The RNA, together with DNA, has 90 modelled nucleotides. It comes from the structure "Structural insights into human co-transcriptional capping - structure 3". Primary citation: Garg et al., Mol.Cell (2023), "Structural insights into human co-transcriptional capping".

[PDB]
Context: bound to proteins that are not shown
DNA sequence: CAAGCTTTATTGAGGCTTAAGCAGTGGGTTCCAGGTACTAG
DNA sequence: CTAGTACCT
DNA sequence: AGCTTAAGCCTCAATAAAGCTTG
């Protein structure tokens, strides 16, 4: 105690209009 | 020696590889450090 | 003698 | 999976200078 929520990405891969 | 012919660089003018681009947004799975070293139990 | 974890790549 | 285009490397014909060549 202070209401703190911030909660990685990269690949594929389906599927939408 | 010099106008022309030979050669002899010389340079400008045609043909072979190799990047770089390739229409938009959601929703799922899977993976991202192994190999080795040094200790305690 | 093996496990478990830390450090090297 | 193929395109496409410029780009950067590979051989080719004139062509002037370099030396002969005989008029």
């Nucleotide at each position: 105690c202070g209401g703190a929520g911030a909660g990685g990405g990269a690949a594929c891969c389906c599927a939408c209009u």
Among the 15 different proteins in the entry, which are not shown, are DNA-directed RNA polymerase subunit beta, RNA polymerase II subunit D and DNA-directed RNA polymerase II subunit RPB9. Ions in the entry include zinc and magnesium. The sample was in a buffer at pH 7.4.